Solved structure of RNA (Mitochondrial Precursor tRNA-Ile(0,0)) from Homo sapiens, 66 nucleotides shown. The source organism's lineage runs through Eukaryota, Metazoa, Craniata, Gnathostomata and Homo. Among the 3 different proteins in the entry, which are not shown, are 3-hydroxyacyl-CoA dehydrogenase type-2 and tRNA methyltransferase 10 homolog C. The structure was determined by electron microscopy at 3.14 angstroms resolution and released in 2024. The reconstruction used 25,554 particles. It comes from the structure "Structure of human mitochondrial CCA-adding enzyme in complex with mitochondrial pre-tRNA-Ile".
Context: bound to proteins that are not shown
C1' cells in the first nucleotide's frame, strides 16, 4: 500500500 | 430499554430502606437511509494482521 477488523468516557449494557 | 452509579438540599424518631432537585445522547467523530427500534452503508479519526 489496499485489504480484514474493532473503537459505549461512571460500569453493565439495550 | 432497564439496571447498578454520580452530584446539591432535608436535624432522618427507627422502611432516610426515604423525599425534592442536577447530570443522563440509536455506543469513536461527521454524513445518506429511515424511523418503533433502529439497522444498513458514505466519509473522518485512534489501534491491529497481511504487499517483488
Nucleotide at each position: 500500500g489496499g485489504a480484514a477488523a474493532u473503537a459505549u468516557g461512571u460500569c453493565u449494557g439495550a | 430499554a432497564a439496571g447498578a452509579g454520580u452530584u446539591a438540599c432535608u436535624u432522618u424518631g427507627a422502611u432516610a430502606g426515604a423525599g425534592u432537585a442536577a447530570a443522563u445522547a440509536a455506543u469513536a467523530g461527521g454524513a445518506g437511509c429511515u424511523u418503533a427500534a433502529a439497522c444498513c452503508c458514505c466519509c473522518u479519526u485512534a489501534u491491529u494482521u497481511c504487499c517483488a